[PDB]
Context: bound to proteins that are not shown
RNA sequence: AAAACUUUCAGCAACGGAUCUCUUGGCUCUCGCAUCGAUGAAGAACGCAGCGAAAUGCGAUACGUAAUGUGAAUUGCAGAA
RNA sequence: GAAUCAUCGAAUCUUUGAACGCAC
RNA sequence: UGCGCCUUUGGGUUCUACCAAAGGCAUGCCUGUUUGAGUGUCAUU
RNA sequence: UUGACCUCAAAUCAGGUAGGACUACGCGCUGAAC
RNA sequence: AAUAAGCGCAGGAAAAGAAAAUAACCAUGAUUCCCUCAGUAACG
RNA sequence: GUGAAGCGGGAAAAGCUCAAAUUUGAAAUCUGGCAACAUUUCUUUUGUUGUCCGAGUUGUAAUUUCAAGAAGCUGCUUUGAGUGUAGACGAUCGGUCUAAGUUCCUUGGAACAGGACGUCAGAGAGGGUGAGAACCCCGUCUUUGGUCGAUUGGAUAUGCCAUAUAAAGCGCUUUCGAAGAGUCGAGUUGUU
RNA sequence: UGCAGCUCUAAAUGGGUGG
RNA sequence: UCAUCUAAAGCUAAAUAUUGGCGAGAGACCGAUAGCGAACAAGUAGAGUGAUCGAAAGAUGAAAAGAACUUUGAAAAGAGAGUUAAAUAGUACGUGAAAUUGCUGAAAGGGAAGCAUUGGAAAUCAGUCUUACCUGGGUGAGAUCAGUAGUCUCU
RNA sequence: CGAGACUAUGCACUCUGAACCUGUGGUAGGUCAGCAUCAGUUUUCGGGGGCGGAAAAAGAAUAAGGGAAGGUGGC
RNA sequence: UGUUUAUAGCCCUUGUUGUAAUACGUCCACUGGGGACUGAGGACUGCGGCU
RNA sequence: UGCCAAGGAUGCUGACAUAAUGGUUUUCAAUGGCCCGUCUUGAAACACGGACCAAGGAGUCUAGCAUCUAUGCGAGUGUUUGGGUGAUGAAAACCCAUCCGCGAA
RNA sequence: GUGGGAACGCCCUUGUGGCGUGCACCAUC
RNA sequence: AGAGCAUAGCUGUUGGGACCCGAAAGAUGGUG
RNA sequence: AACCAUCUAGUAGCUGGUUCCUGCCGAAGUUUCC
RNA sequence: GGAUAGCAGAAACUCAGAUCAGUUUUAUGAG
RNA sequence: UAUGUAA
RNA sequence: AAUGAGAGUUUCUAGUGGGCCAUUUUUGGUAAGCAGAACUGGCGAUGCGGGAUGAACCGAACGUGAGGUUAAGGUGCCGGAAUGUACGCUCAUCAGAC
RNA sequence: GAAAAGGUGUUAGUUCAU
RNA sequence: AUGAACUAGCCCUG
RNA sequence: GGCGCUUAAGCGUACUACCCAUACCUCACCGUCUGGGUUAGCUUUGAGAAGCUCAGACGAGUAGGCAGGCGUGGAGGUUUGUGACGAAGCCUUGGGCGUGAGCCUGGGUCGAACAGCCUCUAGUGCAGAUCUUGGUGGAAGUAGC
RNA sequence: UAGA
RNA sequence: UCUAGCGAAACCACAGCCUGGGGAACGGGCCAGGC
RNA sequence: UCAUACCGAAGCAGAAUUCGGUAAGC
RNA sequence: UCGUCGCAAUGGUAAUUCAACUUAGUACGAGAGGAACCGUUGAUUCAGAUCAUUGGUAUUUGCGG
RNA sequence: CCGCGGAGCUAUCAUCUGCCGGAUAACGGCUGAACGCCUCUAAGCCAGAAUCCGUGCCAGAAAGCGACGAUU
RNA sequence: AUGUAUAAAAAUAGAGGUAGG
RNA sequence: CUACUCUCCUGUAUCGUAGAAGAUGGGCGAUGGUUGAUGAAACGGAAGUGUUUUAUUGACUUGUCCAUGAAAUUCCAU
RNA sequence: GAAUCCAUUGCAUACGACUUUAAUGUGGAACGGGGUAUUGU
RNA sequence: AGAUUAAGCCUUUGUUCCCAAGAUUUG
Repeated sequence: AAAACUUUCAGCAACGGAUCUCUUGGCUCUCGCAUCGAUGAAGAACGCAGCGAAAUGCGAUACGUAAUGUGAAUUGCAGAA
Repeated sequence: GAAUCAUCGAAUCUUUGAACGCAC
Repeated sequence: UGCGCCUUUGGGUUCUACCAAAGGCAUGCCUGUUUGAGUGUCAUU
Repeated sequence: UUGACCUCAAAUCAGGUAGGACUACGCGCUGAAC
Repeated sequence: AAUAAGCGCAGGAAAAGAAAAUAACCAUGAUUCCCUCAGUAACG
Repeated sequence: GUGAAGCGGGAAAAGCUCAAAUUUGAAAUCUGGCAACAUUUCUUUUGUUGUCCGAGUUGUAAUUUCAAGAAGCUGCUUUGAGUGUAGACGAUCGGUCUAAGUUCCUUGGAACAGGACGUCAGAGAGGGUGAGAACCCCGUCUUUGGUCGAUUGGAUAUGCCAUAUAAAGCGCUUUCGAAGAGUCGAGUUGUU
Repeated sequence: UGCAGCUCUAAAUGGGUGG
Repeated sequence: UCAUCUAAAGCUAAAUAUUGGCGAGAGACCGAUAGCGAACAAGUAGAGUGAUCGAAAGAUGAAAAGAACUUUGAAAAGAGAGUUAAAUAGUACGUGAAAUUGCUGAAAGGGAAGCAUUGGAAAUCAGUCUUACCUGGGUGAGAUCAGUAGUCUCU
Repeated sequence: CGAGACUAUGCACUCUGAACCUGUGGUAGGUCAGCAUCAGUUUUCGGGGGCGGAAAAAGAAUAAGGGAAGGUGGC
Repeated sequence: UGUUUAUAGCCCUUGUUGUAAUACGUCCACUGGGGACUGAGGACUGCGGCU
Repeated sequence: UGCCAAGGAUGCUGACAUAAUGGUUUUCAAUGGCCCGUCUUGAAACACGGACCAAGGAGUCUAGCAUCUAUGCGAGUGUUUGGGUGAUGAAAACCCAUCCGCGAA
Repeated sequence: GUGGGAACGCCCUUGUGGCGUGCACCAUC
Repeated sequence: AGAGCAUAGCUGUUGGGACCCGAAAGAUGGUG
Repeated sequence: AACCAUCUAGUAGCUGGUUCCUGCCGAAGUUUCC
Repeated sequence: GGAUAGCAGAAACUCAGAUCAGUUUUAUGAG
Repeated sequence: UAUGUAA
Repeated sequence: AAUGAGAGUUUCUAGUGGGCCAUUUUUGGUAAGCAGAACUGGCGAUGCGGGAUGAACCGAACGUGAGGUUAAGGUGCCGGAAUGUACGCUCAUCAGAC
Repeated sequence: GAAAAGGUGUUAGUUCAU
Repeated sequence: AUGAACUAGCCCUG
Repeated sequence: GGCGCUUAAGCGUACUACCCAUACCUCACCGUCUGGGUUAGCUUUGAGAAGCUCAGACGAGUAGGCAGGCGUGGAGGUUUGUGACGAAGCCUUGGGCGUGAGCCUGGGUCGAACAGCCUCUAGUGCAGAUCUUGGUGGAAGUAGC
Repeated sequence: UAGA
Repeated sequence: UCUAGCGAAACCACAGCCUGGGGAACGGGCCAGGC
Repeated sequence: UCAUACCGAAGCAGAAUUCGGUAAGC
Repeated sequence: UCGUCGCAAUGGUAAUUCAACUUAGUACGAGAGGAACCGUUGAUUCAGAUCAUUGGUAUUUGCGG
Repeated sequence: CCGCGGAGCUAUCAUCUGCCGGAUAACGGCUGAACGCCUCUAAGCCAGAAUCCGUGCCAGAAAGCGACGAUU
Repeated sequence: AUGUAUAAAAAUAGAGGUAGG
Repeated sequence: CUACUCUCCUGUAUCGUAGAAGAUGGGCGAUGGUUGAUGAAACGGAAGUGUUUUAUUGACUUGUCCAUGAAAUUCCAU
Repeated sequence: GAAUCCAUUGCAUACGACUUUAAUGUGGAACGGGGUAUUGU
Repeated sequence: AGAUUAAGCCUUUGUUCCCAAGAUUUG
């Protein structure tokens, strides 16, 4: 000297999120236009969504009313013809 | 004549804010 | 946060009033309107 | 005196208008460092 | 270095603008912008 | 090291308004209130006519601006701040109109792939659809337009109205011709 | 240079800018 | 001397400018540590008394068909199943590198590894073959052969 | 004209290493080895010969002479 | 010991066979083997040797 | 004529091929092998930087000048300030009036 | 203008050299 | 008995941030 | 005195770093003035 | 801090019947 | 013995 | 005169613009060493065999390889190669070997 | 270097004395 | 035959 | 230098033999440089004349000079190019090519795009910057609470 | 941070 | 103090026996010796 | 290497010892 | 394999520092003072022990006040 | 809380126990060459040390060994 | 592995064998 | 032990060795030799672990000879 | 089949180790003690 | 005298308890 331990290699499982592919985003250039407010603006706050994660929309007529157009939807549920 | 639709000339638009009864 | 002013309207079983609501109620300046002062200029026998 | 004119004020009088915001471009004023 | 900032004020454009302008020519003809003049005169 | 401008070449082009004159044979000018009549991007807008009041002679109109001009004279050439109708031509907003495979075989979860046979194309842009889709869908082309409305602009044609006793351009003179001040400029001190 | 302050402050073929 | 202009009053479209505003069309641009700080709850979360400062974060599949049901467990979860073309796609979700970690197997191992050169051993690969040519003869076959007839396209 | 594509007919002439039967005919590629004959390079053993050297020096054989020794015999 | 070829011989000189042999050096376009490493090029051309 | 050791190897055989020849990985044996970059310094010594991996990460754009080469034309040369034009992208391409720059002088 | 010189023609003892024409460029006036 | 002019590329050079990361700032305007 | 935003990519002779391969040429490390 | 030069390359020229050398000599002289 | 020059 | 190599330019254009060691020459030195200059190359841009090892010492300067032969240094063993030959010197009870 | 030399330390010995 | 003085080399000590 | 050596394996001299460098010689191959040859393109066919071919020499290399190549993103052209019968990417002790940068390929994984050639273009190549961001280790189940 |  | 549970950070080229010689430190890597 | 262990030398009369070394036992 | 009992390669280290009496109260020495060797008394250091002798410490923390 | 304390342990706090034979050094020899003798010396034989080596003691080669026993 | 083949001592500067007494 | 002799001068020695690695028989000749197998007693401390002595049996015998047999694996790979 | 752990064990003391005993009989381990000296009356 | 009365003082013809162990290791 076998085990353990250490080292190396490989297999599998982890860990991590590289690479690849794309992409309702950015960036750049060009073109058209001229339109805030004491008839209360920009901004801020608070409310309304049947629930909405937020976000958006809206203002006690509150995720809108009237009118017009299209013509049968809404949708994660729900709801109207 | 629906729609968490589009258009949109009518109505509505809480408290503030240039913010205006005095103050806040 | 609150505190108000004036006016109008109405409540209400509490009606003169009170209360509630509505309408209003900032400042500077321009044009006009109305009103009143002046130490004014006169006019004024 | 009446009354004209000039003033000086007043009105919750009538009609208006200014403020604030944006500011890429525009026009003024002001102004250091690098 | 009219530098950033700071302050004031507009419009769809603003500003400028119909010569108290150039020139030295056979003269030009408001303003604005582009090219050139020219990286020249001049200055330092 | 800073650093123009005149000329020259282009783009675009458009000219004008007052103050300074006596309307003086006539404040001829203007805001507002009120009353009617219109008009509308609009019951929201914008005016007209009438009347009264105010502003204004310490100056509102017409006229004049140096390029001139005024006043006379002369004989030539000129003219709407009006309101409707109709159509055309433009602009803007909102509707509407629009070609062709989803045949056969193979692979696949799916055919939008491969192979075969076809179609349309003034459309073979792009996107979607269960994988590369001109022909499945929206679209794209036609469209530098047809069509239906709505709101408008400049012209044309034409009806009516027209305060012209007016207002202009050109021409000619034995008549006139105003032109901007605490500015220019001078000295001096600061900013750039 | 332009601009600004301060002192002074005009002309009428005059005044400005040029050669 | 000459030329030119006529200040100390005013107006004025067009050509010009445009990192904003209302839209639009594009590109030899970037491709999620890039491109705006921000492709997503982005001037958001969050920080600071305040002025101000200010992120990280995209992708299951065609379809949720997002795993019924049975079973173990206090539960989270696990195992039997089940869906899908794929679960080597299970929301810790496309692909899934390296560093790093666990298990398993083989080998080596007196106070380093360590790489190079040459071989051995073990493991494991490329890495290949005869199958054709020549010469017949027989048999039938058919054209580019016919002591053959037509068509079409070029010439 | 004749150049390609086909069609009909013949499969006699030529051709098709054309299919098969019959050939039992032949000839047979890649890696690794052995030898032979060679060529280039090289290493290591020999054999033979020419010439030179005092035409080696020696030496043997060898006809003499002389000498001495570390002396034979004599002594 | 001294001695001189004897009852061993040695040294020197000539002679001596001789034109000796050998060693060494040098040369042979004289020859016989053994070993190892290379086989580049790719019809024919040329320079040579045989016939 | 032919022949040859003469301008570079050919013959005759086999076996295995269906393993030998190799190759790779691991490991062993023999021999060798001081940690890389930077700065320093003849040289090193040094002093620095380095736990590991991934991704990102540094002579770019533009104006002027000069040399050289290529290309076009040549005593000329330069269309793109602009205008004309362009129906299939029209920011392209195509066309050129007047100047002007640089050369000739 | 004079020398060297790129390049070319002609020879002719032929190669050898000579006779001319002489770019670029460098020396001489 | 004029050789230039234009474009492209190469190289060198001078400006711009000027190969990248690197040195206390200072000034302007705000906040407590 | 402190803090924040911008000018700013302020100022660097100096510090550290500066990314593929092969091949061919290849110094000097100093006269002299300065 | 430099302008030179040297070292190392590029291009155009003229030449091998021309020149050159960390060369060795010969000899002239000189020392 | 060296030296420079010329060939 | 021999020997070797074909030579002479012109123009502009990168980098270097420190030294160390060694050789020789050197002037004074001066406890002795040394110091000072100068002279010349090598390294600095350069690996290789030997030198136990080592950058200055001995050989040798480099494409990739097969074979051969050497340089410097070596042949008892580590270590490739004569425990070779022929003479001598040396005994140390610290030789020497380098 | 005290490394110069000393050695009943040798090796070869030389020369001179007898 | 011995001894002395010397000639160097090497070793011992130095 | 160590072990050891002593009529040496020490020292001095002489003579044979032997060892091996990247040095020298012969050969092959690579590259560079230099000098040639090559068109009525001759059945030697070997004219990408940018080709083919023959010969000789040579080979360290910092600063620096020069030439030719490899790779990446995008663009024009082209391959009547590759791809759901599997593009790209990644993994591999599979194989091959090139001096090298690199390239081709088998197997596995994977799931929608992609490449060779000519030209154009640039935000084009990393081991370092007490580099930037992210992930992850030994220290360590330690210090400790 | 708990138990012993 | 023991056990349980929760649990860092500095630092990190790689390493880790001496003896000498190795000229530039050289010992931690190099050369000859022990381990 | 002070003493000491060991001896040697020294008149060291012996005692008292000294010195010289050897000697790292203390 | 588990033992039972031994050998000793290799190290550290047998003691360690010194005395006096006896010896001999003598060889030497005029004598006195004092020989080598022998035994004894030792003084140590350090080490080896053990708590019998010895003094305490003392978890018999035992016991009496 | 005192008065102390058996056992156990401890002691220059107690009682105690504690080396060896050679080789030789210095050192002096004997005998015996060189140097017919002599001559610690060159051959030999020696004497002579708390030194050294042995010896004794302490360990025991974890990676020494032998003999012997039992042996799932 | 390939014959996995061989037991005096002793001096060497003298030893052994052999044989006699 | 006193007188003898011979050898050494290494092992290039000695033992052993022939067969389809070694066949099948016939023999002759040894009638021996070569050994295997067991059954053994003796010797060998040092680390005896092996030397002999054999007892019997089993075979072999190329000692001298013969007769057949072992090959085409028809040139090295063992 | 033994040994170790184990219990016992103190003879021991960083920790194990150490040390016998201990797996049907001087079996051991515990007490019940005796002896025992202590302090002490 | 008493108590502790071996605890590292001796010792027990006294008593009970447990056990012819419990596992592990071992070719």
Molecule: Eukaryotic large subunit ribosomal RNA
Organism: Schizosaccharomyces pombe